[PDB]
RNA sequence: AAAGGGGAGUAGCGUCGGGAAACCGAAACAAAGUCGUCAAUUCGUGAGGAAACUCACCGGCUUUGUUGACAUACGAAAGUAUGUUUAGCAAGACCUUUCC
Repeated sequence: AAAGGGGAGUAGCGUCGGGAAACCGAAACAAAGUCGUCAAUUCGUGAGGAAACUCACCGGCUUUGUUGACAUACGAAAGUAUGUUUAGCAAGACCUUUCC
């Protein structure tokens, strides 16, 4: 140096909203999928199975629908409709394998 692991795209950078900055906020429910942050810096926790795998539980992400919040439009109002609610880049140290 390359691939894989480290890396629930983990940390970090960055995006959107508030703020002059520092800094704060990007939520809730269900389902199906996937995956394991946290951890000898590896390895989710139980149980079953010869094994491949299966099941229950906890969590992350994605998708679908719902809720909240926000924006616009309509409405005398109640509220309704539409939409938005972190797009993108992406590691070191270390482990394994490979070297002209």
Keywords: riboswitch, manganese-binding, RNA. The RNA (Lactococcus lactis yybP-ykoY riboswitch) with a sequence from Lactococcus lactis subsp. lactis has 100 modelled nucleotides. It comes from the structure "Lactococcus lactis yybP-ykoY Mn riboswitch bound to Mn2+". The structure was determined by X-ray diffraction at 2.85 angstroms resolution and released in 2015.